[PDB]
An RNA structure (26S RRNA, nucleotides 2356 to 3352) from Tetrahymena thermophila, in which 940 nucleotides are resolved. An Rfam search finds the family "Eukaryotic large subunit ribosomal RNA" in it. Rfam 15.1 lists 107,465 matches to the family in 2,616 species. It was solved by X-ray crystallography to 3.52 angstroms. Entry title: T.thermophila 60S ribosomal subunit in complex with initiation factor 6. The source organism's lineage runs through Eukaryota, Sar, Ciliophora, Oligohymenophorea and Tetrahymena. The entry has 44 different proteins, among them RPL27, RPLP0 and RPL39.
Context: one part of a larger RNA, bound to proteins that are not shown
RNA sequence: ACAGCUAAGGGAACGGGCUUAGAAUAAUCAGCGGGGAAAGAAGACCCUGUUGAGCUUGACUCUAGUCUAACUUUGUGAAAUGGCA
RNA sequence: GUCAUUUUGCUUAUUUCGUGAAGAAAAGACUGGUGCAAACCAGUUCUAAAGUUAAGGUCAUUUAUUGACUGAUUUUUGCGAAAGACAUGGUUAGGGGGGGAGUUUGUCUGGGGCGGAAUGCCUGUUAAACCAUAACGCAGGCGUCCUAAGUGUAGCUCAGUGAGAACGGAAAUCUCACGUAGAACAAAAGGGUAAAAGCUACAUUGAUUUUGAUUUUCAGUAGGAAUACAAACCGCGAAAGCGUGGCCUAUCGAUCCUUUAACUUUACAAGUUUUAAGCUAGAGGUGUCAGAAAAGUUACCACAGGGAUAACUGGCUUGUGGCAGCCAAGAGUUCAUAUCGACGUUGCUUUUUGAUCCUUCGAUGUCGGCUCUUCCUAUCAUUGUGAAGCAGAAUUCACAACGUGUCGGAUUGUUCACCCGCUAAUAGGGAACGUGAGCUGGGUUUAGACCGUCGUGAGACAGGUUAGUUUUACCCUACUGAUGAAACGAUGUUGCGACAGUAAUUUAAGUUAGUACGAGAGGAACACUUAAAUCAGAUAAUUGGUAAAUACGGUUGUCUGAAAAGACAAUGCCGUGAAGCUACCAUCUGUUGGAUUAUGACUGAAGGCCUCUAAGUCAGAAUCCAUGCUGGAAAGCAAUGUCUAAGUGUGAUGAUAAACGAAAAAAAAUAAAAAUUAAGUUCGAAAGGUAGAGCGGGGAAGAGCGAAAAAGCUUGACCUUAACUGCUAAUCGUAAUUCCAAAUUAUCAUCUACGUAAAUCUUUUGUAGACGACUUAACAUGGAACGGGUAUUGUAAGCAUGAGAGUAGAAUUUCCUACGAUCUGCUGAGAUUCAGCCCGUCUCCUUAGAUUUAU
Numbered sequence: 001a002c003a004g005c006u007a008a009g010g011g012a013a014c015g016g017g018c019u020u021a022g023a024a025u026a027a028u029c030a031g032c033g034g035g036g037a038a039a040g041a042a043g044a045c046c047c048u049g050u051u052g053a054g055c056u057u058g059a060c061u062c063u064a065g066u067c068u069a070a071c072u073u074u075g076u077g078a079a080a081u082g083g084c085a
Numbered sequence: 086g087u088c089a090u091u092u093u094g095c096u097u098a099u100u101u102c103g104u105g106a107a108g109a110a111a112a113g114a115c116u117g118g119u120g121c122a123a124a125c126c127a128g129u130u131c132u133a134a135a136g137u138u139a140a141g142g143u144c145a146u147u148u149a150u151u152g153a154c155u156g157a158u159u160u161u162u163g164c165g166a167a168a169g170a171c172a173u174g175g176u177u178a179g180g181g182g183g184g185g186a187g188u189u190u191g192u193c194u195g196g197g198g199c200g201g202a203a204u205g206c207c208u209g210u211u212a213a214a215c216c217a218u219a220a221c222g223c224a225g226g227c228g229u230c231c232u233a234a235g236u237g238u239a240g241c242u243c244a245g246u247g248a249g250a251a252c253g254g255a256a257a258u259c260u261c262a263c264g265u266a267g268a269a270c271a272a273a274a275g276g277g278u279a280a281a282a283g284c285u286a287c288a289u290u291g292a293u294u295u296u297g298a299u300u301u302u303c304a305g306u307a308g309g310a311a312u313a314c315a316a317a318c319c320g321c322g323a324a325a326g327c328g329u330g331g332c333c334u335a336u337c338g339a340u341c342c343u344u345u346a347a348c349u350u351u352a353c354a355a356g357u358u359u360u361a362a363g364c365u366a367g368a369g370g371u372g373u374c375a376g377a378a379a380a381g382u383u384a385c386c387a388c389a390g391g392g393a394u395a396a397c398u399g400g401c402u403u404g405u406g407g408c409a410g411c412c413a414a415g416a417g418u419u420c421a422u423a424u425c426g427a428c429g430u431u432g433c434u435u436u437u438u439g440a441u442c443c444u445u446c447g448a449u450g451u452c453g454g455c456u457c458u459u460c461c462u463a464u465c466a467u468u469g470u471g472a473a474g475c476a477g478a479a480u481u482c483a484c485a486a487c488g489u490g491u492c493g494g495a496u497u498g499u500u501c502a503c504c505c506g507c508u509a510a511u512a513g514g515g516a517a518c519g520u521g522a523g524c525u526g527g528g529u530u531u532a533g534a535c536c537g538u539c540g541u542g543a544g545a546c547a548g549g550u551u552a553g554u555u556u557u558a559c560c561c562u563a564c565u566g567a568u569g570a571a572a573c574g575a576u577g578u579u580g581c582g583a584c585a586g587u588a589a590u591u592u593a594a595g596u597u598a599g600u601a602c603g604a605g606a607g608g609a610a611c612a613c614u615u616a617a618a619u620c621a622g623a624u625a626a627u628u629g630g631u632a633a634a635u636a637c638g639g640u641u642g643u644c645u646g647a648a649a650a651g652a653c654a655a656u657g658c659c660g661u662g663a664a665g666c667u668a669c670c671a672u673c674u675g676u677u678g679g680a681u682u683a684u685g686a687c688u689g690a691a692g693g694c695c696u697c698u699a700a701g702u703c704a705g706a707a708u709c710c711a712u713g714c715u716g717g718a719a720a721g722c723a724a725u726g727u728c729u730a731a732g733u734g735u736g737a738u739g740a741u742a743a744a745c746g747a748a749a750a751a752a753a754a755u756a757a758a759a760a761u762u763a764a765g766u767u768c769g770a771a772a773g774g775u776a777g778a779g780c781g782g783g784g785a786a787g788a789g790c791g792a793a794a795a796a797g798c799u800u801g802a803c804c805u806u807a808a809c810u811g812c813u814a815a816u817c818g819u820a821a822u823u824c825c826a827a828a829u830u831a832u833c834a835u836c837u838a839c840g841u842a843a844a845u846c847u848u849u850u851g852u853a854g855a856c857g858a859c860u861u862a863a864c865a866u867g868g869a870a871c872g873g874g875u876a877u878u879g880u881a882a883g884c885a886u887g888a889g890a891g892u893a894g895a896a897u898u899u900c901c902u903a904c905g906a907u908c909u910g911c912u913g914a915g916a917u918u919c920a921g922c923c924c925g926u927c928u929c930c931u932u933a934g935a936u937u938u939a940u
Base pairs, nucleotide, nucleotide: 002016005022006021007020008019009018027568028567029566030565031564034562035561036560038557039556046391047390048389049388051387052386053383054382055381056380059188060187061186062185063184066180067179068178069177070176071175072174075095076094077093078092079091080090081089082088099168100167101166102165103164109161110160111159112158115128116127117126118125119124141155142154143153144152145151146149191204192202193201200221205227206226207225208224209223210222228374229271230331231330235289236288237287238286239285240284241283243267245263246262247261248260249259250258269278270277272336274334275333276332293317294316295315297314298312299311300310301309302308306375319328320327321326342369343368344367345366346365348363350362351361352360399443400441402439404438406434407433408432409431410430411429415425416424452527453525454524455523457519458516459515460514461513462512465490466489467488468485469484470483471482472481473480492506493505494504496502533551534550535549536548537546538545539544574728575727576726577725578724579723580722581721584716585715586714587713589619590618591617592616593615594614595613602607620675621674622673623672624671628668629667630666631665636661637660638659639658640657641654642653643652644651645650677711678710679709680708684704685703686702687701732836734835735834736833737832738831739830740829741828746768748767749766772813774812775811776810777809781805782804783803787800788799789798790797841939842938843937844936845935846934848862851859867930868929869928870926871925872924873923874922876917877916878915883911884910885909887908888907891904892903893902894901
Other pairs, nucleotide, nucleotide, family: 001017cWW010015tWH013399cSS013400cSS016017cWW026569tHS028568cWW029855tWS032563cWW033034cHS033562cWS044448tHH046196tSS047394cWS050377tWW056542cSS057059cWH057541cWS060183tHH064182tHS065181tHS073173cWW074170tWS083087cWW084086cWW084087cWW096169tWS096170tWH098169tHS098171tWH099172tWS120123tWS140156tHS182184cHS188379tWS189380cWH190381cWH201203tWS207273tWS208274tSS211220tHS212219tHH213218tWW225273cSS226335tWS228337tWS228372tWS230234tWS233235cHS233290tWW233292tHH237321tSS242281tWH244264tHS254257cWH268281tWW277282tWS278281cSS281283tHS291328cWS294329cWH296314cWH297313cWW322324tHS322325tHS338371tHS338376tSS339371tWH339376tHS340370tWH347364cWW371376cWS381543tWS383385cHS394446tHS395446tWH397445cWW398444cWW401440cWW403405tHS405437cWW412428cWW413427tHS414426tHS416421cHS417423tHS420474tWW421426cWS434463tWS442443cHS450555tWS456520cWW464466cHS466509cSS476602cSS476606tWW477601cWS477607tSS486707tWS490509tWS490510tWS491511tSS491512cWH492511tHS495503cWW497501tHS498527cSS498528tWS508510tHS520523cHS526555tHS532553tHS540542tHS540543tHS546547cHS558560cHS567856tWS567857tHS570718tWH572573cHS582719tHS583717tHS588620tWS596612tWS597610tWS597611tHS598610tHH600609tWH601608tHS603605tHS625667tWS632663tHS634662tHS637915tWS668670cSS668671tHS676712cWW681706tWH682705tHS683705tHS687697tHS688698tWH688700tWS689699tHS690696tWH691695tWH692694cHS698700cWH731837cWS744747tHS758759tHS758760tHS773823tHS778808tHS779807tHS780806tHS785801tHS786801tHS791796tWS793794cHS849861cWW850860cWW851853tHS853858cWS864932tWS865867tHS865931tWH875918cWW879913cSS879914tHS880912tSS889906tHS890905tHS895900cWW926927cHS
């Protein structure tokens, strides 16, 4: 999927289907919540991935504002001093 | 004249702030006052006013707010001020920078983490006599150490033991004898070593130069080790000889880069330099050791997957848990085994916990309680017993045994635990640690938030707090109930009963009885009698409950002019309220046998005796089976009522887990008998014809008998046939079923009969009902309406020459009239009363139609 009654057995260690037993008669209706390890969503837990993102810092690398120095923007008088012709 | 340094300026670059870019800087003047010049003060200080296109002087024109000067000074290539080569800007350089970007944050692993390294290496074991061989298998060892602890020569013999020598003592040194190795050899282990590999002494750098090969692991790559060669250059020894490091097996490291040593390598037009590249080989290192530069957090979280792997059930296991035995030291004053059982030891169980990881990671909803059902027995109580250190009472051990029962509350989310109680008892368990499309959601485990502890932090707790969603059934099955087609004709009625399910369980009181027993205290039972509890199945007289019978009354608000009568406020509200439904909140009812278990006995043998046993027998349980009870579509059976029109109607074709004597009636006993070892029997059996014969075979009617499933047996009109006789068989050609009986029944076609009984729908009842189904009626003992009865409400409307607190008016003066809730009488009235009350009726409606079965 195909389907739909169970008991045990063995089996991917709880079968509806397989072995062995119980057994088994149309078609329907109102109910129900035992079972379909019922539906829902490629587990939100857990681990794996040389997969991420949000956040943190005393992780590695770096980075804007910022602090400091140099040269430059750069004028001109005078004095003091040192050196030079 | 120039330059370096220090100091002090200037302002024009530059910067900042202003301003309707008016009074900048520098001089001068009218009036007044103070006043020697000088200089200064004032010409606007009580008073929420007014102050503008102006006067006036001087000079012309022109006689007009005409013209020109002045009134209101001058100069000035800075509107004004503040800074000024400072700041500011540009490019570099060093700091700083989770504010922000990017990224990383090993592996193994009895899940992962924490731990540990089985991550690189070595020895001895596991390892099973070549080698090889797993595990977070055993016991250990390596990331060093050594110019000697390498190398060589020589000499010596160590550990230890006995005896012997001042201080001398257990132990110092000195001696001898004996010492297979028991000592020593850096380091772990194993092996190796005695004129040495050990001890002592001395000498020396072979811990050196070239290459290549070989062995171990092995991809027969690299790397690590070690070995054997060939070339050297040496050291020790007389010499042979021995030395390419440590007695042997561990002690270690690529590409790129750097550094070093050694070399007639290059810089690419030619050269010299300096510098820079090379070839060969060391050292600087990767310990995750075949060798990436790498911290956390996430419960705000995400994706690919994983049952290769954790958390739940299930599976194996059963240590741990639980529950039983064996031996018997002992305890039981005496005595092992009444009741227990140390030291040891054999098991069982899977309601503990652990271990494992098989199934489920494109989900099996993960605690507890509530509800309900069933199973287990390792039995708590109840039944019948055995045992005792059983007097009685109580208790303890054991057996058959769950048949029935096993409760109400404190605190806790609780499972558990602990308490308060009743009780016959308050047993232990299972069912996916029974039971979330059954609930619940307190606990647990998202996202909010508090504290504590931890972390610098983000955050974290295996610690407390507080708030925090519980989806889907209409499918199949399952179960509970409910209709129901169809065979041997239809359809009713009355039954049988296979099987399925079952049900009652306890307790108390009176009496036994103050009894037995017992020193006393205390203290039973059987029989008889009555009742209760839990359960089960019903009923509704009573009492309760219910009311939308909207039954009757009361009453609030509104609306209809008022009264009266009502309606509206999803049942306005309130009280009573029949019928019905309904409850230990009401009432009634809940048997009897048989067979057995455990146990106690009879008789009794093996086995002279014994013994409940081995045959054989008695007793005997809340057990089992029945009886009683409910089902009973058991595709069971019987009795009975009516009907099945027309014929013991015919024709053709067919099917039947099995036709070709598919033959067959004693009963009983298998240790019986006088006697028979096998249905290994007996009977039937001629031509699948015709004509005669007729041993024999079969049977109408009616009358007899016969019932466990009535199948048939007797008689009998009559129907028929074997020997024997005659025809007929052959050409169905040397086989092909030998097609014919009996009991059943299907289909098609037709002839006669055109009827009979009954049911159902359209009605009816409410003893029933979701719908079907069911009880019941059928021209009236039905339905409708109505009369009466019974019952509920509680005294209707309307009157009153009756009462009424009190008021007003007339009247006349001890009254009339009006108003007036309410009382009283008429009135135990009025209203309602089957739609599932009762009795009755003159009256009204139903008398039709359709359908189905035997057809």